[PDB]
RNA sequence: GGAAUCGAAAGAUGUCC
Numbered sequence: 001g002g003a004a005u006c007g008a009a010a011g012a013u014g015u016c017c
Base pairs, nucleotide, nucleotide: 001017002016005012006011
């Protein structure tokens, strides 16, 4: 720096590189 999870949403948990 980036990525993922529950999921129609929605918000939330929180992991690796």
The RNA has 17 modelled nucleotides. The depositors describe the entry as "single G-bulge in a conserved regulatory region of the HEV genome". The entry is indexed under RNA, G-bulge, internal loop. It was solved by solution-state NMR. The entry is an ensemble of 10 models.